[PDB]
Context: one part of a larger RNA, bound to proteins that are not shown
C1' cells in the first nucleotide's frame, strides 16, 4: 500500500481476518450495537535526548540611567597653608 | 622664628554662561523663537572627553558525561590484586585497597657483619626493657597499599664522596597518537675500590599536565638602508585540585505547568511480554498444644512444589498518539466453593459446628460516610466467594482525582518557581467501510414443476431458593434443649405472557375557565395563547397489575459406601464380575431447527403441442398447477417480510344499531332586575370497542413459471 476479509489454542518483533493446527460457514444485501480490526484527527504534552524562546538572580561579559574628579567653553582682588 | 619655592581653601565683584523674572520689539494681531533693558544668580550650574563607583534598568550568553529511564547519590587521571578462561590483552554504578610524596640522602661504592622463636634471671625489671651462653633458616623485616622479589641481599653501620654525570646512543618493549619503558658501547671529567670492576637517581611496579602566551639566564642565530644596536632568535628554566586529570573560553547559576522545535520505544510513567525473589495456595519430616492421644483441631525448627494475582527486576512490542482510577450498563471465564447439591472424620448425644473431598447448575444487599478501589458502620438475606477477561468495558456515558493553562494556604528556595501537601472552576469529537453480533429479507440449489405437512441431525432457552405445619416434643439429651430422612402449604427475586379486575397514558371524547381576535348584532360557537391551564376518561401499550415456570422421572457417572472374592490357605469394594451413589453430564419441559450440501420423509395438481437449427445437442415459442403485480388493509411491520380479504365480497370507511365515556346539549318557556336555577330529558356530542349493512373503494387481468440421463435386482 494491497482484498476471492471467519472461530478458538498455538506460533512469532512477545496481544494476529492473511503463519501452524483444528472447528465452523450457500452467494449477496437492509436497519441497528460499537468488541476488534492497535480504529480515524494531530512527525507525544509526559520521559529522556541534540537544540530554542522568555523569566529570575549575590551565573560571566558587558552596556543603558545615576553618580566623582580632572581637563575645556575661563575672569579679577584680598587673605590662609610647601620642597632647591 | 628674619631668605626661596608654584598651586591648593575662602570671601568679593562682573564679564563669559543661566535665568522658565519683568518690559519693549519683529507683530495687525504670535506665552514659540530671535533681538534690546533692566533683575536675579554667576566663574557655579550645564555641557562634552577620561575615568571610578552603582547598575538584572536593557543585552548577548554558559549551566558536564557517565548513568540498568531520568534527578538526587557516586565516580571521571593514575597505582596493586582478583574476576581473566596457566602468551597479552579483556567490560560492568563487580569485589578488594592506595597516589596528587620523601630522600643530601634513604643516592654510589667499598667493607663488616646478620634475624626473629628459643630456657634463666645477681633488682628494680613485671609475659615483654639488655643481655649472654647455645637448637636458630625468614615464622621477625625490606620510607609510603598490593603484588612480584630480596639472604649470592634489594638489611644495618661506617669510611670516602657525588654517576640523582656530561653528548651521544646498536638494538629493541610497549603506544592508535602525542607519548611511554628498558638498553650494551662510544668521547670528557669524576667516585668508591690497590685492583678485578661497578657508577646516567632510590628493588620494581603510583607521586602526573599536552599547545598557545609570558617571565628569566648563556651563545662563534638574524638584525628592515651604512655600523650597528635594537628589533627579533635559539639551548637551558619557571607560570594551572586546566582532578570533568588527552586540558571547547583568561571569564558562569537557575525555572519554565505560559513554552517551543528536530528526535526515540536507542530510554521511564499504564497496560502486554519474559521470570517467579516476595505474594497467594498446595504439600513433605514431625518436638509440642489438645485431660494421657502428632496427626478432630492447631502445627516450632526446617524442606519440595503450583499459579501468575499484589510488591518486584529486564526494558522486546507501541512516544508520524497503546486514553489512566472510580462510578454507570453490560457482562463473559476458571474454580483454590459463599450458599443451595452429595460424602469421609470428629476432641460429631441431638441441634448447631469444624474440617478435608466431588460439584461452576443457578444465586450471590441496599444504604451513612469518603472521587473513591478499599474499609468501617446500620440494618437484612442462603449466601453477600476468589480471581482472570488492556488493574474487562470513554469509536457506549460521567470526569468526581489524578493530569494542563488562575489563585491562595503551610513549606523549599534572596530570587522566578517548586512541593506524588492541601485548597475552588477548568471543552471529553467521529454520518460503521471490514470483522464481530442482534433481527429481517434478496439469489440459487436441493435433478419436471408447483401448495401444504412434518421427523429431526443440530443449536437456543430455563436450571435460584426462604418460612410455616405435619411426623414429633417423638430417636437424642440428667436436664436445657432440640432430631434424621418424607410430605403439605404459603413466600422473596428472576423470566415467560397477557389486559379480565386495579391502575397509568388518553391531542379528533367532553366538560370548566382567564385573555384576547374572529364570525354583522348579540345569543353561541371557533383561532390563539407549552393542548393556552385544568377535570375525566374509548381502545391500544404498559406494571405496581394477574396467570404460569424452574421440576418427576430415567440412563451412565464423581466422591463416597457395597457384596461375592485369589493372586497372598488369612484378609481384600477389584485385577474376574454385579450393585448403590449428587442442583455436576445425556436426556426429560419451551423455542429454533433440512443452507442438515448427507439439503431428509408424507401426501394432493399441472404430467404431452410445437419449429427451428442439423440432427449432436442446442437455439426460438404453447402454456397449466402454482406465484407475482396490483387493490383494499391488520392486534403484522423500519423498508422488505407474514396474515386477510378483493363482487359469487365485510379488509378498509361511512351508516344503523348499541356499548362506552362525558353528566344534564342549543332553542324556547317560567321565576327572579339581574349573575342565574328547572323544564322541556337519564339531554346534547361523540376515536380505536361489538353485529349487519355494497353505500364508496379493491376490476371487461396482465406477467412469471411442464422430465438429458447410465448400471442392477424384481
Nucleotide at each position: 500500500g494491497c482484498a476471492c476479509u471467519a472461530c478458538g489454542a498455538g506460533u512469532a518483533a512477545a496481544g494476529a481476518u492473511g503463519c501452524u493446527c483444528g472447528u465452523u460457514a450457500c452467494g449477496c444485501g437492509c436497519g441497528g450495537c460499537a468488541g476488534g480490526a492497535c480504529g480515524a484527527a494531530a512527525a507525544g504534552a509526559c520521559c529522556c535526548c541534540g537544540g530554542g524562546a522568555c523569566c529570575u538572580u549575590c551565573a560571566c561579559u558587558a552596556c543603558a540611567a545615576c553618580u566623582u574628579g580632572g581637563u575645556a567653553u575661563u575672569g579679577g582682588u584680598g587673605c590662609u597653608c610647601g620642597a632647591u | 622664628c628674619g631668605u626661596a619655592u608654584u598651586g591648593g581653601g575662602c570671601c568679593u565683584c562682573u564679564a563669559a554662561c543661566c535665568u522658565c523674572g519683568g518690559a519693549c520689539c519683529g507683530u495687525a494681531u504670535a506665552u514659540c523663537c530671535g533681538g534690546u533693558u533692566c533683575a536675579g544668580g554667576g566663574a557655579c550650574a550645564g555641557u562634552g572627553c577620561c575615568u571610578g563607583g552603582u547598575g538584572g534598568g536593557u543585552a548577548g550568553u554558559u549551566u558536564a558525561a557517565c548513568u540498568g529511564g531520568g534527578g538526587c547519590g557516586g565516580u571521571u587521571g593514575c597505582c596493586u590484586c582478583c574476576u581473566a578462561a596457566a602468551a597479552u590483552g579483556u567490560a560492568a554504578c563487580g569485589g578488594a585497597g592506595g597516589c596528587g610524596c620523601c630522600c643530601a640522602a634513604a643516592g654510589g661504592u667499598u667493607c663488616c657483619c646478620u634475624c626473629a622463636a628459643c630456657c634463666u634471671g645477681g633488682a628494680c625489671g613485671g609475659c615483654a626493657a639488655u643481655c649472654a651462653g647455645g637448637u636458630g633458616u625468614u615464622g621477625a623485616g625490606u620510607g609510603u597499599a598490593a603484588g612480584u622479589g630480596c639472604a649470592c641481599a634489594a638489611g644495618g653501620g661506617a669510611g670516602c664522596u657525588u654517576g640523582a654525570c656530561u653528548g651521544c646512543g646498536a638494538g629493541a618493549c610497549g603506544g592508535a597518537c602525542a607519548u611511554g619503558u628498558c638498553g650494551a658501547g662510544c668521547a670528557g671529567g669524576g667516585a668508591c675500590g690497590a685492583a678485578a670492576g661497578u657508577c646516567g637517581g632510590g628493588a620494581c611496579u603510583a607521586g602526573u599536565g599536552a599547545u598557545c602566551c609570558g617571565g628569566c639566564a648563556c651563545c662563534u642565530c638574524u638584525g628592515a638602508g651604512u655600523g650597528g644596536a635594537a628589533g627579533g632568535g635559539g639551548u637551558g628554566u619557571c607560570g594551572c585540585u586546566c582532578a570533568a586529570c588527552g586540558g571547547a573560553u583568561a571569564a558562569a547559576a537557575g525555572g519554565u505547568a505560559c513554552c517551543c522545535c528536530g528526535g526515540g520505544g536507542a530510554u521511564a510513567a499504564c497496560a502486554g511480554g519474559c521470570u517467579g525473589a516476595u505474594c497467594u495456595u498446595c504439600c513433605c519430616c514431625a518436638a509440642g498444644a489438645g485431660u494421657c492421644c502428632a496427626u478432630a483441631u492447631c502445627g516450632a525448627c526446617g524442606g519440595g512444589a503450583u499459579g501468575g494475582u499484589u510488591u518486584g527486576g529486564c526494558a522486546c512490542c507501541u512516544c508520524g498518539a497503546u486514553g489512566u482510577c472510580g462510578g454507570c450498563u453490560c457482562g463473559u471465564c476458571g474454580c483454590a466453593u459463599c450458599c443451595u447439591g452429595g460424602g469421609g472424620c470428629u476432641g460429631g448425644a441431638g441441634c448447631a459446628g469444624g474440617u478435608c473431598c466431588c460439584a461452576a447448575g443457578g444465586g450471590u444487599u441496599g444504604g451513612g460516610c469518603u472521587g473513591u478501589u478499599c474499609g468501617c458502620c446500620c440494618a437484612u438475606u442462603a449466601a453477600a466467594g476468589c480471581g482472570g477477561c488492556a488493574c474487562g468495558c470513554g469509536a457506549g456515558c460521567u470526569g468526581g482525582g489524578u493530569u494542563u493553562a488562575g489563585a491562595a494556604c503551610g513549606u523549599c528556595g534572596u530570587g522566578a518557581g517548586a512541593c506524588a501537601g492541601u485548597u475552588c472552576g477548568g471543552u471529553c469529537u467521529c454520518u460503521a467501510u471490514c470483522c464481530g453480533c442482534c433481527g429481517c429479507g434478496c439469489g440459487c440449489g436441493u435433478c419436471a414443476g408447483a401448495a401444504g405437512c412434518u421427523u429431526g441431525a443440530g443449536g437456543a432457552a430455563a436450571c435460584c431458593u426462604g418460612u410455616c405445619c405435619c411426623u414429633a416434643g417423638u430417636a437424642c439429651g440428667a436436664g436445657a434443649g432440640g432430631a434424621c430422612c418424607g410430605g403439605g402449604a404459603c413466600g422473596g427475586a428472576c423470566g415467560a405472557a397477557c389486559c379480565u379486575c386495579u391502575g397509568g397514558u388518553a391531542u379528533a371524547c367532553c366538560a370548566g375557565u382567564u385573555g384576547u381576535c374572529c364570525c354583522a348584532c348579540c345569543a353561541g360557537g371557533g383561532g390563539c395563547a407549552c393542548g393556552g391551564c385544568u377535570g375525566g376518561a374509548u381502545a391500544g401499550c404498559c406494571a405496581c397489575g394477574u396467570u404460569c415456570g424452574g421440576a418427576c422421572a430415567g440412563g451412565a457417572u464423581a466422591a463416597c459406601c457395597g457384596c461375592u472374592g485369589a493372586a497372598a490357605g488369612c484378609a481384600u469394594c477389584u485385577a474376574a464380575g454385579c450393585g448403590g451413589g449428587a442442583a455436576a453430564c445425556c436426556u426429560c419441559u419451551u423455542c429454533c431447527a433440512a443452507g442438515a450440501c448427507c439439503a431428509g420423509g408424507c401426501u394432493u395438481c399441472u404430467c404431452a403441442c410445437c419449429c427451428u437449427c442439423u440432427a449432436g445437442g442446442a437455439g426460438g415459442g404453447a402454456u397449466a398447477a402454482g406465484g407475482c403485480c396490483c387493490c383494499c388493509c391488520g392486534c403484522a411491520g423500519a423498508c422488505c417480510a407474514c396474515g386477510g380479504g378483493a363482487u359469487u365480497g365485510a379488509u378498509a370507511g361511512a351508516c344503523c344499531a348499541g356499548a362506552c365515556c362525558u353528566g344534564g346539549a342549543a332553542g324556547c318557556c317560567u321565576a327572579g332586575u339581574a349573575a342565574u336555577a328547572g323544564g322541556u330529558g337519564c339531554a346534547g356530542g361523540g376515536a380505536a370497542c361489538u353485529g349487519g349493512c355494497a353505500c364508496u373503494a379493491a376490476c371487461c387481468g396482465g406477467c412469471c413459471g411442464a422430465a438429458a440421463a447410465c448400471u442392477u435386482a424384481c